Solved structure of RNA with a sequence from Firmicutes bacterium AM43-11BH, together with DNA, 203 nucleotides shown. The 2024 paper behind the entry is "Discovery and structural mechanism of DNA endonucleases guided by RAGATH-18-derived RNAs". The sample was in a buffer at pH 7.2. Rfam match: RAGATH-18 RNA. It comes from the structure "Cryo-EM structure of the ISFba1 TnpB-reRNA-dsDNA complex". It was solved by cryo-electron microscopy to 3 A. The entry is indexed under RNA, Complex, RNA BINDING PROTEIN/RNA, RNA BINDING PROTEIN-RNA-DNA complex.
Context: bound to proteins that are not shown
RNA sequence: GUACCGAAGGCUAUUUUCGGGAAUUUACGACUAUGGAGUGUACA
RNA sequence: UGUGAGUAGAUAUGAUU
RNA sequence: GUCAAUCCAAAGCAUACACGAUGAAAUAGUAAGUAAUGUUCGUGAGAACUUACAUUAUCUCGAUGUGAG
RNA sequence: UCACAUUUUGAGUGGCAGCUGAUGGUCCAUGUC
DNA sequence: ACATGGACCATCAGCTCCTAATGG
DNA sequence: CCATTAGGAGCTGATG
Numbered sequence: 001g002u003a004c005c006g007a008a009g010g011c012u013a014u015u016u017u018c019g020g021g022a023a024u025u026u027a028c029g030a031c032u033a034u035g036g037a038g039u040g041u042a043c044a
Numbered sequence: 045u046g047u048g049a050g051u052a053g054a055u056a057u058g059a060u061u
Numbered sequence: 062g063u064c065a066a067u068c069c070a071a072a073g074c075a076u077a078c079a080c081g082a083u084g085a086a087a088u089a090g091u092a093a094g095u096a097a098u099g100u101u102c103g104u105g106a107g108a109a110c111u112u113a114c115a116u117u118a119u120c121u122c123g124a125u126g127u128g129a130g
Numbered sequence: 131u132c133a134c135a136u137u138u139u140g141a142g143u144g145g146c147a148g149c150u151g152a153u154g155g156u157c158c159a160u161g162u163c
Numbered sequence: 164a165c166a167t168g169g170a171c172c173a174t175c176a177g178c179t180c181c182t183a184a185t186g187g
Numbered sequence: 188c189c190a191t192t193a194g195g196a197g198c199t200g201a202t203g
Stems, first nucleotide, its partner, number of pairs: 004020001006018003010146004030091005038080005045075001057065003094114004099110004120142003123137007151175011178197004183192002186189001
Other pairs, nucleotide, nucleotide, family: 001002cHS001021tWS002022tWH002027tWS003021tHS003029cWS005019cWH009147cWW019093cSS020029tSS022027tWS023028tWS028039cHS029092cWW032105cSS035084tWS035086tHS036084cHS037081tWS037082tHH038085tSS048072tHS048073cWS049071tHH050051cHS051070tWH053068cWW054067cWW060062cWW090106tSS103106tHS116118cWH117142tWS138141cWH149150cWS149177cWW150176cWH182193cWH
C1' cells in the first nucleotide's frame, strides 16, 4: 500500500474483505535462473 | 506532433449511356 | 461505366518525451489466508510432511419444533 | 449448552442484473516480406 | 498473401424407448 | 438378486 495482478461465479463499491505490488498520475502487476539492448506514450 | 491522404472505403445524393 | 456534390480511415515511415548495463526483448520457472516448531526435496524464487486459527473443505450457515441437561 | 427433525415464501460481503445451443456468413487486431 | 486468434451477424431449434452391464 | 446406469436404434430420402 498508488496504478496493476490472484481469489471471493458476473458488473459495480470514493466508505467490502484477504493476499502480491511496480519503468508512479490516463501511471509497461511481482520475483527466479539463463540472456545481453531495447521497451513504452503521443485521447490533451 | 506532421506526412501517409480528401488516398483506400460508403452514399435510397444529382447528369448521359 | 464515367462526371459532379456530402461525410471520411488504419498499418508504416518520420519526430518528441519517458525508463533502461543498479540489466530491456526473448527462453525456461515460482507465489498470490495467518501464526509455531523441525526435517527432507529444488541452483532459486519455493514445496511437502506436523499444530492451532480463519474459511463457502461434493457443503456451510440461519429459522422453527421436539427432547435431554 | 447439547442432540434429532422440518424448512428456499430462508441465505452464501453490500447494491444490482443473467436464454442458451447449432450452422453458416462477415468483420477486426498484431507481425514479416 | 501468409499466418497468428478473437468478436459480432442473421435464422433455426431445444431427445425417447428398449436392452444390457455394473458394485456390494 | 437389484435398483441404477450405459448403449443401440431411430429418420430421410437431397446439384461436394